[PDB]
RNA sequence: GAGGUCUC
RNA sequence: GAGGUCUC
Repeated sequence: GAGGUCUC
Repeated sequence: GAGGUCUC
């Protein structure tokens, strides 16, 4: 810097 | 917009 999953 | 977990 980017992204899956999860959460607010 | 922010954050846990995981991945690059």